[PDB]
Context: bound to proteins that are not shown
RNA sequence: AAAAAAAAAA
RNA sequence: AAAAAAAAAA
RNA sequence: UUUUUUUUUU
RNA sequence: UUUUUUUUUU
Numbered sequence: 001a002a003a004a005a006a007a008a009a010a
Numbered sequence: 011a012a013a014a015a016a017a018a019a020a
Numbered sequence: 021u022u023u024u025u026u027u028u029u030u
Numbered sequence: 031u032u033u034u035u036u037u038u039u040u
Base pairs, nucleotide, nucleotide: 002028003027004026005025006024007023008022009021014036015035016034017033018032019031
C1' cells in the first nucleotide's frame, strides 16, 4: 500500500 | 471512502 | 469509501 | 499500501 472474512460509519 | 479485529502479501 | 479485528500479498 | 473474512461509520 492492495485484498479476503467479522464489526462500525459518512 | 476512512477505522477496529482476524488473515494474507510487496 | 473509510476506522478496527483475523489473515494474506507486497 | 492493497486482496479476503467479521464489523462499524457514511
About this RNA:
This is an experimental structure of RNA from Satellite tobacco mosaic virus, with 40 nucleotides shown. The 2021 paper behind the entry is "Structures of additional crystal forms of Satellite tobacco mosaic virus grown from a variety of salts". It was solved by X-ray diffraction to 2.71 angstroms. It was solved together with Coat protein. The depositors describe the entry as "Crystallographic Structure of the Monoclinic Form of Satellite Tobacco Mosaic Virus".